Solved structure of RNA (3 end; capped RNA) with a sequence from Influenza B virus, 25 nucleotides shown. The entry also models magnesium ions. Taxonomically the source falls in Betainfluenzavirus influenzae (Viruses, Orthornavirae, Insthoviricetes, Orthomyxoviridae). The entry is indexed under Influenza B Polymerase, Viral protein. The PDB entry is titled "Influenza B polymerase elongation complex". The reconstruction used 34,000 particles. Released in 2019, the model rests on electron microscopy data to a resolution of 3.2 A.
Context: bound to proteins that are not shown
RNA sequence: CUGCUUCUGCUAU
RNA sequence: AAU
RNA sequence: UAGCAGAAG
Numbered sequence: 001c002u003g004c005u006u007c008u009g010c011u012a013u
Numbered sequence: 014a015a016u
Numbered sequence: 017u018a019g020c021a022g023a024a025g
Base pairs, nucleotide, nucleotide: 004025005024006023007022008021009020010019011018
Other pairs, nucleotide, nucleotide, family: 012017cWW
């Protein structure tokens, strides 16, 4: 040593 | 027609 | 009202 945004999905751990 |  | 996943950029 797993960044940002958008959309969708699930859940309320 | 809108949420 | 957040958390995580998938895709795109």